[PDB]
């Protein structure tokens, strides 16, 4: 590096980006192990 469950928890929110600051666009947390 990969996997599987799952455990946040999804939206509220942490976080970048255009920008009309308004948004909208967008990403994202944590562990059990194995190879």
């Nucleotide at each position: 590096g990969g996997c599987u469950u799952u455990u946040g928890c999804u939206c509220c929110c942490c976080g970048u980006g255009c920008u009309u600051c308004g948004g909208c666009a967008c990403g994202g947390a944590a562990a059990a192990g194995c190879c």

Shown are 35 nucleotides from a PDB entry: RNA. It was solved by solution-state NMR. It comes from the structure "Solution structure of P2a-J2a/b-P2b of human telomerase RNA". The entry is an ensemble of 20 models. Primary citation: Zhang et al., Proc.Natl.Acad.Sci.USA (2010), "Inaugural Article: Structurally conserved five nucleotide bulge determines the overall topology of the core domain of human telomerase RNA".